This is an experimental structure of RNA (P/P-site Phe-tRNA) from Mycolicibacterium smegmatis MC2 155, with 76 nucleotides shown. Method: electron microscopy, resolution 2.01 angstrom. The entry became public in 2025. The PDB entry is titled "Mycobacterium smegmatis 70S ribosome with small molecule drug MK-7762". It holds a match to the Rfam family "tRNA". The family's RNA type in Rfam is transfer RNA. Rfam's curators write: Transfer RNA (tRNA) molecules are approximately 80 nucleotides in length. The literature on the family includes a 1993 paper in Trends Biochem Sci by Hou, "The tertiary structure of tRNA and the development of the genetic code". Lineage of the source: Bacteria > Bacillati > Actinomycetota > Actinomycetes > Mycolicibacterium smegmatis.
[PDB]
């Protein structure tokens, strides 16, 4: 370089039907303990990579750009 698949909470991952943003861990405040840890009870956290386009409306549907995984770059 060509063809794919990605890119969502502090971290690792679901979601997709054009009218949603949800799980586990972490974090914050209670409780338990002489005190930590483990455990138990209430909470907060999202341009859904960027970018323009379609649409009444885009995490979702198109094209482009950046970054990252895969399969290829062969015969004289």
């Nucleotide at each position: 370089g060509c063809c794919c698949g990605g890119a969502u909470a502090g971290c690792u991952c679901a979601g997709u039907c054009g009218g949603u943003a949800g799980a586990g861990c972490a974090g914050g405040g209670g409780a338990u303990u002489g005190a930590a840890a483990a455990u138990c009870c209430c909470c907060g956290u999202g341009u859904c990579c960027u970018u323009g386009g379609u649409u009444c409306g885009a995490u979702u549907c198109c094209g482009a750009g950046u970054c990252c995984g895969g399969g290829c770059a062969c015969c004289a």